[PDB]
Context: bound to proteins that are not shown
RNA sequence: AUCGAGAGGA
DNA sequence: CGCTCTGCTCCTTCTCCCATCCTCTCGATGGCTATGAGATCAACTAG
DNA sequence: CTAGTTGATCTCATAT
DNA sequence: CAGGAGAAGGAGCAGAGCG
Numbered sequence: 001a002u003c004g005a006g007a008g009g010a
Numbered sequence: 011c012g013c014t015c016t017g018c019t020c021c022t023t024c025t026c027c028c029a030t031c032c033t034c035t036c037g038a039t040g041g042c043t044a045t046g047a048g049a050t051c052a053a054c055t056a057g
Numbered sequence: 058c059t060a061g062t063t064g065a066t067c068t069c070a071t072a073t
Numbered sequence: 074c075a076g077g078a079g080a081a082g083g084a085g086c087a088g089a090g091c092g
Base pairs, nucleotide, nucleotide: 001039002038003037004036005035006034007033008032009031010030011092012091013090014089015088016087017086018085019084020083021082022081023080024079025078026077027076045070046069047068048067049066050065051064052063053062054061055060056059057058
Other pairs, nucleotide, nucleotide, family: 044071cWH
C1' cells in the first nucleotide's frame, strides 16, 4: 500500500 | 388414420438482486521466473 | 584515417 | 439448514385439422 475479514457508529 | 402442428401446463434451470453513509483493527500479500557466448555496432581511447 | 577496447542490444541454446 | 422471484427451455401431452 492493496485486499479481505471482523468489530463498531448513526 | 397416422402425421403434423401446435399450444398449454409442470418442471427445471438459470440468473439477477438483496439501505446509506461512517470509524477502527487485524492478517495476508511474498512471487520469485537465469546465463552466457557470439555478433553487431557505436563511441571513445589510444594510435 | 586505424585499431582496439568497452559497453549496450539482441539472437541463440542448453533440460525434465 | 431460515432466498426469492421472474424469465426461458424443454418435455409430456391433449387435441384439431387433415393429408

An RNA with a sequence from Homo sapiens, together with DNA: 92 nucleotides with solved positions. Kokic et al. published it in Nature in 2021: "Structural basis of human transcription-DNA repair coupling". The depositors describe the entry as "Pol II-CSB-CSA-DDB1-UVSSA-ADPBeF3 (Structure2)". Among the 15 different proteins in the entry, which are not shown, are DNA-directed RNA polymerase II subunit F, DNA excision repair protein ERCC-8 and DNA-directed RNA polymerase II subunit RPB1. The entry also models zinc and magnesium ions.